The PDB entry is titled "Mammalian ribosomes bound to Anisomycin in the nonrotated conformation". This is an experimental structure of RNA (18S rRNA) from Oryctolagus cuniculus, with 1695 nucleotides shown.

Context: bound to proteins that are not shown
RNA sequence: UACCUGGUUGAUCCUGCCAGUAGCAUAUGCUUGUCUCAAAGAUUAAGCCAUGCAUGUCUAAGUACGCACGGCCGGUACAGUGAAACUGCGAAUGGCUCAUUAAAUCAGUUAUGGUUCCUUUGGUCGCUCG
RNA sequence: UACUUGGAUAACUGUGGUAAUUCUAGAGCUAAUACAUGCCGACGGGCGCUGACCCCCUUCGCGGGGGGGAUGCGUGCAUUUAUCAGUGGUGACUCUAGAUAACCUCGGGCCGAUCGCACGCC
RNA sequence: GGCGGCGACGACCCAUUCGAACGUCUGCCCUAUCAACUUUCGAUGGUAGUCGCCGUGCCUACCAUGGUGACCACGGGUGACGGGGAAUCAGGGUUCGAUUCCGGAGAGGGAGCCUGAGAAACGGCUACCACAUCCAAGGAAGGCAGCAGGCGCGCAAAUUACCCACUCCCGACCCGGGGAGGUAGUGACGAAAAAUAACAAUACAGGACUCUUUCGAGGCCCUGUAAUUGGAAUGAGUCCACUUUAAAUCCUUUAACGAGGAUCCAUUGGAGGGCAAGUCUGGUGCCAGCAGCCGCGGUAAUUCCAGCUCCAAUAGCGUAUAUUAAAGUUGCUGCAGUUAAAAAGCUCGUAGUUGGAUCUUGGGAGCGGCCGUCCCCUGCUCGGCGCCGGCCCGAAGCGUUUACUUUGAAAAAAUUAGAGUGUUCAAAGCAGGCCGCCUGGAUACCGCAGCUAGGAAUAAUGGAAUAGGACCGCGGUUCUAUUUUGUUGGUUUUCGGAACUGAGGCCAUGAUUAAGAGGGACGGCCGGGGGCAUUCGUAUUGCGCCGCUAGAGGUGAAAUUCUUGGACCGGCGCAAGACGGACCAGAGCGAAAGCAUUUGCCAAGAAUGUUUUCAUUAAUCAAGAACGAAAGUCGGAGGUUCGAAGACGAUCAGAUACCGUCGUAGUUCCGACCAUAAACGAUGCCGACUGGCGAUGCGGCGGCGUUAUUCCCAUGACCCGCCGGGCAGCUUCCGGGAAACCAAAGUCUUUGGGUUCCGGGGGGAGUAUGGUUGCAAAGCUGAAACUUAAAGGAAUUGACGGAAGGGCACCACCAGGAGUGGAGCCUGCGGCUUAAUUUGAC
RNA sequence: CAACACGGGAAACCUCACCCGGCCCGGACACGGACAGGAUUGACAGAUUGAUAGCUCUUUCUCGAUUCCGUGGGUGGUGGUGCAUGGC
RNA sequence: GUUCUUAGUUGGUGGAGCGAUUUGUCUGGUUAAUUCCGAUAACGAACGAGACUCUGGCAUGCUAACUAGUUACGCGACCCCGGUCGGCGUAACUUCUUAGAGGGACAAGUGGCGUUCAGCCACCCGAGAUUGAGCAAUAACAGGUCUGUGAUGCCCUUAGAUGUCCGGGGCUGCACGCGCGCUACACUGACUGGCUCAGCGUGUGCCUACCCUACGCCGGCAGGCGCGGGUAACCCGUUGAACCCCAUUCGUGAUGGGGAUCGGGGAUUGCAAUUAUUCCCCAUGAACGAGGAAUUCCCAGUAAGUGCGGGUCAUAAGCUUGCGUUGAUUAAGUCCCUGCCCUUUGUACACACCGCCCGUCGCUACUACCGAUUGGAUGGUUUAGUGAGGCCCUCGGAUCGGCCCCGCCGGGGUGCCCUGGCGGAGCGCUGAGAAGACGGUCGAACUUGACUAUCUAGAGGAAGUAAAAGUCGUAACAAGGUUUCCGUAGGUGAACCUGCGGAAGGAUCAUUA
Repeated sequence: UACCUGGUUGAUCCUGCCAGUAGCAUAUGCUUGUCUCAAAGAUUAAGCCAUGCAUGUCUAAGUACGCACGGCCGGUACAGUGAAACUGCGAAUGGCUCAUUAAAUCAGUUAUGGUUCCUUUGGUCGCUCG
Repeated sequence: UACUUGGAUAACUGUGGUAAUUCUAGAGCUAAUACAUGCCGACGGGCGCUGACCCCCUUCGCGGGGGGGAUGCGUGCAUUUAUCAGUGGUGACUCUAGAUAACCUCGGGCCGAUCGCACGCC
Repeated sequence: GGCGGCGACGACCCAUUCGAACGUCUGCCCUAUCAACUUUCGAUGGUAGUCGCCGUGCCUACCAUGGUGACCACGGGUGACGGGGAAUCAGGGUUCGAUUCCGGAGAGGGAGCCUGAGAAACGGCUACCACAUCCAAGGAAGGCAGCAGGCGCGCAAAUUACCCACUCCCGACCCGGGGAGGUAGUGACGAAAAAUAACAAUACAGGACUCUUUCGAGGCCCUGUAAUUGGAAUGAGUCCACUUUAAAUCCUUUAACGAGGAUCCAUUGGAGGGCAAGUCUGGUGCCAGCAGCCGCGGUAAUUCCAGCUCCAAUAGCGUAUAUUAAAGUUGCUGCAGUUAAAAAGCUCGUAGUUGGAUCUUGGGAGCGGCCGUCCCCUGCUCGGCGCCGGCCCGAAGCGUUUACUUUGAAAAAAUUAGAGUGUUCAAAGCAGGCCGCCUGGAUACCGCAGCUAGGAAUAAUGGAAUAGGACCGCGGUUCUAUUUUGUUGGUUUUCGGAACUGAGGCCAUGAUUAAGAGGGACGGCCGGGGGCAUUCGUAUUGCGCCGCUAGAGGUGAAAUUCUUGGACCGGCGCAAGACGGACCAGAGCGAAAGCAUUUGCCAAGAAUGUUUUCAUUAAUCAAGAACGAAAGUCGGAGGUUCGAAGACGAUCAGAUACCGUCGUAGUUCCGACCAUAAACGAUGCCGACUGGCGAUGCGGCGGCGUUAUUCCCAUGACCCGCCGGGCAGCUUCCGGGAAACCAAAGUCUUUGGGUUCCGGGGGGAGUAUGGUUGCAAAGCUGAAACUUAAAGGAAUUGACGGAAGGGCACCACCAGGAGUGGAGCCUGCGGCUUAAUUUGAC
Repeated sequence: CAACACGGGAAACCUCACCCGGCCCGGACACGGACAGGAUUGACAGAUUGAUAGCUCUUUCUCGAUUCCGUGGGUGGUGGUGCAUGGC
Repeated sequence: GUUCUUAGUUGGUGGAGCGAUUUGUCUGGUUAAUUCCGAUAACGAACGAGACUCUGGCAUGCUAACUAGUUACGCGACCCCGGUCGGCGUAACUUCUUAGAGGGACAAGUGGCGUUCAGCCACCCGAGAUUGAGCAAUAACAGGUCUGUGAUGCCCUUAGAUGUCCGGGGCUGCACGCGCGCUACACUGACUGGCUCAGCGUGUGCCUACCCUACGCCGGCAGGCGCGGGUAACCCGUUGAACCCCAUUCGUGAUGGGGAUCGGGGAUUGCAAUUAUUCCCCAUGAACGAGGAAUUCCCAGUAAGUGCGGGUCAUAAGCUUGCGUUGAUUAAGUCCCUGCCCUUUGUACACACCGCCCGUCGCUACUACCGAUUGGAUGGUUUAGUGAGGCCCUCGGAUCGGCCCCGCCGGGGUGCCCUGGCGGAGCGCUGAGAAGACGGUCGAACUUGACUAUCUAGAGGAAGUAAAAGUCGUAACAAGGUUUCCGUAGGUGAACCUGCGGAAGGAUCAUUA
């Protein structure tokens, strides 16, 4: 490296297949000194689970009479920490698996002039005649 | 009442029940950027309809033409419905915008009844 | 008392961001033993509604009958999440993709729902099913396809660890949390680097020199070997310290130890070939066993677990399986079809595939040595090099539609190729280099589908042909944008678009050819081509009569059979059903099967000839259709002969057959099926090309010369050549193939004209099952399990033949001679008998 | 053919390998016993036979380490195998 | 030994084929021959054959000979100068005899056939115009010898011997068949006397104990007794062999052919004869009247007739190997028969027809198929009933409130209004609202039925494959002994057979005017 070899027969040339050859994976056997990476309960059971944990969160800017700490300048309320709780938000992210699913999912290309959209940012927030 | 509107509740105290759960009840309290009600201001006047009335020109005269104006109602954005004309656009709207007449759900829409840091001027 | 800053929070609406959802077009594995499916229980649409965030039969009500499909609809299977990707790879492809990135689904099975912007959420509830926990028996409570861990299941896969420091994420948020994530433990999935020694000295075995014929010597140069010696250098490990880290561990750095069978010991497989390496040695002797295959082992093993040596790789190797290359053994590139497996029996034929030639040549200007190179030969509102209603240029709009070809745009990363870069090299990674500065974090491909802009070569399609054709202006009718009569109102004309209509001028006024394509027409034929009638010939069988006779049929030989009741034979007749000899051929016709006495009728066909017409109408064929040898089935007639089955007689060890006698169906015809053959050229159809030679059939054409009509032009029969295909043959170094052989079986690695079917080692098997056709017999379609290392094709040499032709022999014959076998006896063999009448030879 | 006046096979004895009976070892050598106070061969008489084979039964004289007793190992065979063979 | 003593076989170079291989090694002619000529993609060759060796032929030419002779000479004997002598001695020679070198024959010459080549016929001259034998080959046989062996592998015995020795028996046994031979079946003969001619060889042993014989006696006889010759061209021996030739007897009679069977006697050899070793005499006197089917050998000094040597041997040929005598008929050709070789063809054989192979049946194992059982077990889908729960609508009202009404009164303003407290009921109106109920929808789940997919049990039946290689037959491959094969029907245990129509993959590319 745009590659072959053994085998039917007394011998030969073919078809033809079998077996040899080498990677890439899966398991196993033997052996295994150093070091850098690194897959790892998918293949059968998307079978069943003891246990422990994996989602809670407070800034000066929502509530503070729990002495649970703590200061005295009081008398015209509330120093400042602050457990708990209400409140607001997240928990619809992430992670695991591939059971189902063959114009379905998905991949490429477009439209919402056919719709919504927390949050962020920017516009508005005396526009009304009581 | 807008110099600030209402009452329920947790955490707290106390009685417990269940064999048990992140189970809960009854009694007292006590706050909200929890649940509701709801206003002063800008606001003095405009714009549309309504229009009692009034003034002027002209005709013999009805008539015709041109002006001021008492009162009442409605007059924000968002929703729904029908109508009229066609500021800014898309290649194309039944787009956006303007006007007209109302609607606005009580199982309601917004028009601030919130909080903190330093704190000054008439 | 009134004005006052920076903010935070909430909120109707509008833009923005993260998205979400229906959507347009294109693209997916196997299967026809899935060919029709969907449809008033929504299927395809229309109208109007309900609901939904929106549009939509999503749903409702009323109407129409549609919608998809051979371009594979629909159904079924998948050991099927899709993709970016991975392995193998020349070029083309094959296989994998469970998997860290995107999109989809789910939390044991469905179903329902609150909350919330966002869920039909499950580390959220509400039910039912399966499982299952505690229990006082009244009740309560669960979902690890999350991180670890347990059971079971398997050939198959890790710790019930630490941390929020890197990465981000969440919340009121600079402060908290996150089994996300990071770090550690196991870890020969796999990938990269890389220990198990090196050097010197002596003995040596030797290699280039000088001398020496050699023998032997010298080392200014070496090469290897030797449980010979010698120190020199190191890790692997033990082990402080530092660095590393959230705290650690490993690595790196470094103290001090740490090596001569430096036992600080490297294994995995092998003995012949493939395939590298022993005809070494003792046991054992088709018994263990070896062996992927061929094969080795049956008493001296080149195939055994062991001894020695040696070979392959080296911390790796073997084994089993899926997959790939090997495989040009799936073949588009790029297979094969006569004989190894192969072309349907043949024809028609819708899908599908592929389709004749033909419309734009050429001319002009510049540069360089007739040549190479840039440019020119589409037209019909608005502004500026502008100039004098016209000309140039620029800008907005239009050009038959596409494939194709090129560019550009857009098209995630990671990954692939690839740029730079001393992770001490590399696998890597994205960094990094300099006395704060200088920089990188590139680029390529990304099918297929969609968009844009150049080209019109090639491939499809149209212009106009009953001219409802362009072009140029005109005349009437109507609608209407609107400029105009100074401002207020109407009208009809001119002038502008929109539709209808009439007379116009003009085109070089519109149809390429007719293909050694096809269809059609025409003239002459020609043909065992078809169908219906018709006729003739002979034979067989049977019968009637006549004649003579004991045999006749038939066999290798005989018997079964007939026979004085007259067989057989000969003669004259009659009846029946058969078939068409000789002519009859490597001749003709037909799609094939197939076709043979004469005559008549009906219809068809190729070829020839054609200055005839059509003008691409063509080739090929899934599905579909006609014919289809013989045998077979059903119903009618006819049964001469022959003859399955059957009977009988022979042969035979046995014959249920081969031989002979009878003999049913059948063999004949008519009407229905049946659709199978060695249905053969074991060789698809259409088209082009590539040697000759002798012919043959048809028709046409040309021509000396014979022979007929007779009385010659012209027609036949001959002869000499050409023309088209039709069966064919002979020869060849065209060419091919394994060869046999082939003018096709060639124009095939120099591989591609179009197209249908069909084979992937031999059996099982054209069997089972399924479907379908049929009265049945059976036909079509059509496997698998399992078994085997061969089966097979051509050709060569032997061997044999119960085949053919030549040759030889007094161990063969002709002619002979002498004999043997005939009798007695000698001797040998077999048998009998016997204690042996031993034995080899037969 | 390529067995049969062949095994050169015309066998009273031998040849002879078959049978009926009887002697010898002519069983080397090696190893363990048995003892010159005998290992062990022969022996006419008498029985028996087939032979004057003391082959055997009673009886003793002898020979002079050659032997004998058991075991390995031989040795011989006209025994089988010409289907293992050579040669012919 | 046989194939096969026929004539076949193999390289080198060179052509054809990819190759194994093929041509050479052949269409014909000729020869005993693949022996030659001759065409020829072949040319040169080799083995075989041939050639060669031995054997017989004839050479008055050579060499030679007292272990052979011839011719002459001299004696001896005999008969009427001559004749005979294998009677005796000697001067020459090798013709006769023996054995050595050479010669000689070669299709050489003539006439004919024949390409005018090979070769064949006839003939003259000539000892011959084909004397016979030996060796005889790339190969094969499972032909024989293990009983030829001190050639031999393996097995067996090995002391009560399958070793050896001794005595005896047997190898011959005889109701039968076959083969190789002898004798004969008679007048061309038998018997009795006379005459007369050869060459092959051998002859006293190693062990080995056994030779060939002249001569004289006894006797009919085999045979016995004595001295002699011979280790050999020396002696037997001049090998006085037979056949045959001459002369009598027999007279067509199974007779004087024939000598089987058998008795008695006499000798030799041997240790020993009986189952009579062999030889001799007398006598007894069988079949056989020329031989069927079938079959053997041969062609010139051949067959046949006849006798004689060697092998075997103490005794011995009725066998064989050789020799001598007499000595012919047929015929100079063939594939008719029988074999055997070459070529062509066919092959499924190649341990090669003693091959390969097929089918049924029986046994063993495995794998599928049909299979009554309305078989069974898991899923999926779905018609129809029951149907929890959730949500929507319509009700419904456990509870919690609010407004109003009065009674008792304080504050303020002017008998009234707003406010603050305590009482009552009307519920006179209203707000929030749980449990629950009807209906509607989504609809889990349960029951039944149906469709469908996979797996699996099944008495029994019927296949395939694998073992083995058991029974029966021989289907196919050679014309496989009936050519094979296809399509279709029937039958037979089985491969298979038959009927009709086809194909060559056939044993025919061909059969004549």
Rfam match: Eukaryotic small subunit ribosomal RNA. The family has 90 seed sequences and 75,755 matches in Rfam 15.1. A reference for the family is Yusupov et al. (2001), "Crystal structure of the ribosome at 5.5 A resolution", Science. Its Rfam clan is "SSU clan". Among the 79 different proteins in the entry, which are not shown, are uS10, eS8 and uL29.